This is an experimental structure of RNA (Domains 1-5) with a sequence from Oceanobacillus iheyensis, with 390 nucleotides shown. Crystals were grown from: 100 mM magnesium acetate, 200 mM potassium chloride, 10 mM lithium chloride, 50 mM HEPES sodium, pH 7.0, 3% PEG8000. An Rfam search finds the family "Group II catalytic intron D1-D4-3" in it. Method: X-ray diffraction, resolution 3.12 angstrom. The entry became public in 2024. The entry is indexed under RIBOZYME, METALLOENZYME, SELF-SPLICING, RETROTRANSPOSITION, RNA. Primary citation: Silvestri et al., Nat Commun (2024), "Targeting the conserved active site of splicing machines with specific and selective small molecule modulators".
C1' cells in the first nucleotide's frame, strides 16, 4: 500500500471595506478617557528542601476574557471485494442485499465531540528549536564558508575508576530515550527569566537518584558531526524590561482561492453478441532519454471578443499507441602522445536506458508551525543519484 485525466460551477477556506455589540473570575481603583495601568473576594487546578510511598490541601502559580481550535471515541454521503443471494439482460455486464475491507494528508469544501491547546498594536533585552539541498556530505548544480567522520567520527545503554557540583515544589520551550527518520504515549534530563518557603503518616538512610569535565575498555550503524556568518520562528516557541497598544464576534458589501463537492465529457486499447456489417459492456488518467510528427474523442466541448437572438470572428481539452529530434552509459574499423608496455581524443554508425531513491524553485491544497511526510502532494519549472536486465 484507496484515490490521482480533461472541461465548466460553487466558498462552508483566505484577504478587504461599511456597520453593530462586546473584553481579562466577579467586583472595586486611579485616571478626561481603560480592553491596555493598579487591586481583586471567590470557585476550579496544580502544589512544596533527604529518599519512595500515601494522606492533607496551607505559601505561592493558573483558568474562571471577549473568543477561536481540538483528541480519543461516535455519526457517517461515499468507494472497494476472483466470495454469497433477489432482480433484468444471450452476453460482456447492471442493479439492489449480505459478509466484510474502507471512508485518507489534498472539497460530502464531512457531523459530532473535546483529553486538550490557544487569545491583543508596538520597542528593548535574554534562551530554545529550524532553515542557508541533494549527495561517503567529491563531481555535477541555482543552490552559504571551513573543519571531522566506515582507519566506525558522533550519538545514544549498563558498566567502573577519579575529582568537584548538585537536590523542595511551581511556571517552562527544548534535549534524551542504544542510533534510516520524523512524530505520539512514557520517564529522565532542561535552556533563559521569574514565585513560595506549610502540615501527617508508613517504609529505606554517612542512603536515593541527577549532572559537569576527564583520563581504562564492554554493548550496539541504511552517518552525519564541530564551528562560523546570515535568516526563519502565530504549533500565537520558552522568558524580562516597557507600553492608555489594540483584540474579538456579528451582519452586509467586496474579492481571492482549492485534487475526494456538483454538472458535463472519454478517445485509444479491452470486453460481449454476432459469419459479417453492425449493435452493447466495462473503462481509462503520477515523474523519471521524449522535442517534431503521426492515429481518434475533434476543431467536438469550452474559451474571449461583436446581437440583424438557433449569428459571424480568434482562440482551443483529457486516456493509450505509434514515432524518434535531442539526452545519459558503452564502443575504433576514427584520430592525437608513445618511454614499443601502452596513455588520452572523438562517437559517424552500434548496444542499452524495465523499473526505483528523492532534492530544490514557483502556485496550490494537507497532516504535525517547524522536522518528517501526503505517488519525487499535485501542476509547471530545476538538478543529482541507484541499475535489472547485456
Nucleotide at each position: 500500500u484507496g484515490u490521482g485525466c480533461c472541461c465548466g460551477g460553487c466558498a462552508u477556506g483566505g484577504g478587504u471595506g461599511c456597520a453593530g455589540u462586546c473584553u481579562a473570575u466577579a467586583g472595586g481603583g486611579u485616571g478626561a478617557g481603560a480592553g491596555u495601568c493598579c487591586c481583586g473576594a471567590a470557585c476550579u487546578g496544580u502544589g512544596a528542601a533527604g529518599g519512595c510511598a500515601g494522606a492533607a490541601g496551607u505559601a505561592a502559580c493558573a483558568g474562571u476574557u471577549a473568543g477561536c481550535c481540538u483528541a480519543a471515541c461516535g455519526c457517517a454521503a461515499g468507494g472497494g471485494u476472483g466470495u454469497c443471494c433477489g432482480u433484468g439482460g444471450c452476453g460482456a455486464c447492471a442493479u439492489g442485499g449480505a459478509a466484510u475491507c474502507u471512508g485518507a494528508a489534498g472539497g460530502a469544501a464531512g457531523c459530532g465531540g473535546a483529553c486538550g491547546g490557544c487569545a491583543a498594536a508596538c520597542c528593548u533585552u535574554c534562551g530554545g528549536u529550524c532553515u542557508g539541498a541533494g549527495g561517503a556530505a567529491c563531481a555535477c548544480g541555482a543552490a552559504c564558508u571551513u573543519c571531522a567522520u566506515a582507519u566506525g567520527a558522533g550519538g545514544c545503554u549498563a558498566g567502573g575508576u577519579a575529582u568537584c557540583a548538585a537536590u523542595g515544589g511551581a511556571u517552562g520551550a527544548g534535549u534524551u530515550u542504544g542510533c534510516a527518520u520524523a512524530a505520539c504515549a512514557a520517564a529522565a534530563c532542561a535552556a533563559a527569566g521569574u514565585c513560595c518557603u506549610u502540615u501527617c503518616u508508613g517504609c529505606c538512610a554517612a542512603a536515593g537518584u541527577u549532572g559537569g569535565u576527564a583520563c581504562a575498555g564492554a554493548g550496539u550503524a541504511a552517518a552525519u558531526g564541530a564551528a562560523g556568518c546570515a535568516g526563519a520562528u502565530u504549533g500565537a516557541u520558552g522568558a524580562a524590561g516597557g507600553g492608555a497598544a489594540a483584540g474579538a464576534c456579528u451582519g452586509c458589501a467586496u474579492u481571492c482561492u482549492u485534487a475526494c463537492c456538483c454538472g458535463g465529457g472519454g478517445a485509444g486499447g479491452u470486453c460481449u453478441g454476432g459469419a459479417a456489417a453492425c449493435a452493447g459492456a466495462a473503462g481509462u488518467c503520477a515523474g523519471c532519454a521524449g522535442a517534431a510528427g503521426u492515429c481518434a474523442u475533434a476543431g467536438u466541448a469550452c474559451c474571449c471578443u461583436g446581437u440583424u437572438c438557433g449569428c459571424a470572428g480568434g482562440g482551443g481539452a483529457a486516456g493509450g499507441a505509434c514515432g524518434g529530434a535531442a539526452c545519459a552509459a558503452g564502443u575504433a574499423u576514427g584520430g592525437c602522445g608513445u618511454u614499443c608496455g601502452c596513455g588520452c581524443c572523438u562517437a559517424a554508425g552500434c548496444u542499452u536506458g524495465a523499473a526505483c531513491c528523492g532534492c530544490c524553485g514557483u502556485a496550490u491544497a494537507c497532516c504535525g508551525a517547524a522536522c518528517g511526510g501526503u505517488a519525487c502532494g499535485u501542476a509547471c519549472g530545476g538538478u543529482g543519484g541507484u541499475g535489472u536486465g547485456g